[PDB]
Source information: Method: X-ray diffraction, resolution 2.89 angstrom. The entry became public in 2018. An RNA: 26 nucleotides with solved positions. The entry also contains Probable ATP-dependent RNA helicase DDX58, not shown here. The work is reported in "Unified mechanisms for self-RNA recognition by RIG-I Singleton-Merten syndrome variants" (Lassig et al., Elife, 2018). The entry also models zinc and magnesium ions. The depositors describe the entry as "Structure of the RIG-I Singleton-Merten syndrome variant C268F".
Context: bound to proteins that are not shown
RNA sequence: CGACGCUAGCGUC
RNA sequence: GACGCUAGCGUCG
Numbered sequence: 001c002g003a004c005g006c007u008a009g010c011g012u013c
Numbered sequence: 014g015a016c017g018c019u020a021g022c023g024u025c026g
Base pairs, nucleotide, nucleotide: 001026002025003024004023005022006021007020008019009018010017011016
Other pairs, nucleotide, nucleotide, family: none
C1' cells in the first nucleotide's frame, strides 16, 4: 500500500 | 435477514 475479521454508531431495499 | 458508510480494535498478504 492493500484484504479481511470484531465492536459501537448510523443508513438502504 | 443481509448490504453499505464512519470510527475504534485486531489480524493477514